[PDB]
RNA sequence: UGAGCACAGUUUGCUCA
Numbered sequence: 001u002g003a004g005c006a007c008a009g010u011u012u013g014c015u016c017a
Stems, first nucleotide, its partner, number of pairs: 002016005
Other pairs, nucleotide, nucleotide, family: 001017cWW007011cWW007012cWW008011cWS
């Protein structure tokens, strides 16, 4: 810095470079 996963619901976690 990007991407992505589950729950969530209008949220949190989690992983890699």